[PDB]
Context: bound to proteins that are not shown
RNA sequence: CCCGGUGUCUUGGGUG
DNA sequence: TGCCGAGGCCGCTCAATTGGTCGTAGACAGCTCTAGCACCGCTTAAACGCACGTACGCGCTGTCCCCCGCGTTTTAACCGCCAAGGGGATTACACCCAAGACACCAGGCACGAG
DNA sequence: CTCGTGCCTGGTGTCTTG
DNA sequence: AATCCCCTTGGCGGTTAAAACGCGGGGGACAGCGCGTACGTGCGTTTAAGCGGTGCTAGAGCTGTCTACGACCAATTGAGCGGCCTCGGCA
Numbered sequence: 001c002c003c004g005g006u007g008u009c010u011u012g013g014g015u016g
Numbered sequence: 017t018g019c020c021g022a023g024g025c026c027g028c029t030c031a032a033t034t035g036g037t038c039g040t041a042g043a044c045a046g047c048t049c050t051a052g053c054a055c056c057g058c059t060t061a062a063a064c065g066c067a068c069g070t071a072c073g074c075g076c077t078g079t080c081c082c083c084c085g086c087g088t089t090t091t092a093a094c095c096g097c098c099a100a101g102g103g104g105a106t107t108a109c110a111c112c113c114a115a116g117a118c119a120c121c122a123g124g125c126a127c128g129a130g
Numbered sequence: 131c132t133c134g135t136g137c138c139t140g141g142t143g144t145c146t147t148g
Numbered sequence: 149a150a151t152c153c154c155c156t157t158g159g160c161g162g163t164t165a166a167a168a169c170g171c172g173g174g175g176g177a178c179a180g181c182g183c184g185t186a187c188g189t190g191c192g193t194t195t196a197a198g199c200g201g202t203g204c205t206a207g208a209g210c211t212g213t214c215t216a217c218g219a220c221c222a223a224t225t226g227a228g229c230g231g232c233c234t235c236g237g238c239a
Stems, first nucleotide, its partner, number of pairs: 008117009021235008032224003036220003041215002044212003049207001056200004061195001063193001066190003072184001074182001077179002083173002087169001092164001098158001101155001105151002119142012
Other pairs, nucleotide, nucleotide, family: 007117cWW018238cWW019237cWW020236cWW030226cWW040216cWW042215cWS043213cWW047209cWS052205cWS056201cWW064192cWW067190cWS073183cWW081175cWW089167cWW091165cWW093163cWW100157cWW101156cWS102155cWW103153cWW103154cWW104152cWW107149cWW
């Protein structure tokens, strides 16, 4: 006294 | 000019050497068996000639079944074709919304009752 | 004071056959 | 949940060396038949060896116990052979 970020896998309905 | 072929060195595995048992192999004695080698009496078995016969062999014949060659052709044994299956392979691209995520048993700790 | 009994937690985990 | 391409077995032609040889040809040679000759055994003789008995004499087998030297399985340990590793002349 700076820098500073948060989710992965499926299901159902749409949009064009 | 230089690396793989051959001989040498270091390990491996089986052969060679030594010591204690140990019953079986070699010695040895007593003694009866059947092989020992020599002579009788008798006999079954053996040496040599016969002769007409049955077997052994040579020659000619029939027809006849193995002799030699060819061709495919078939079993047995090596190389490529019929058309069914069973595995896998896939169903254009982009955006947003909402609703769900790990069961079973052993152990300790806390509570209640005697 | 001491034993019986229920709850929480962690290591472990797979199959009646459709 | 359905149909495109691609791949490997179920039985089937195609793949050879030769024999399944019929069968055309032509002759070696099987078995019966003829003749034909030397050899050939049952019976015959006479024999010289063969079978069975004691008599005699001993070699070494049978069976017994004794004394004994080479192998068994146990610890040492030396030489032949195979895997690294060095040395060397032909290409």